[PDB]
RNA sequence: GGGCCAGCAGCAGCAGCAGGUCC
RNA sequence: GGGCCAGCAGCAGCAGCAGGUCC
Numbered sequence: 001g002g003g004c005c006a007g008c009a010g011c012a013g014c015a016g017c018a019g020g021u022c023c
Numbered sequence: 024g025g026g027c028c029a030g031c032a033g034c035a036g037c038a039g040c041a042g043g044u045c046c
Stems, first nucleotide, its partner, number of pairs: 001046005007040002010037002013034002016031002019028005
C1' cells in the first nucleotide's frame, strides 16, 4: 500500500411511507 | 399555512476516536 469485516459517538443533505398535538 | 413533537425503512456525503483479519 491492498482484499475482507466492523464498534462507539457527531455533523450535514436527499427521499418513501405513516403521523401525534396545538394555533 | 404555521408552532411544537415524532415512528418505520432506504440512499448518498463530511468527519472524531477505536479497530479485527488476511496478502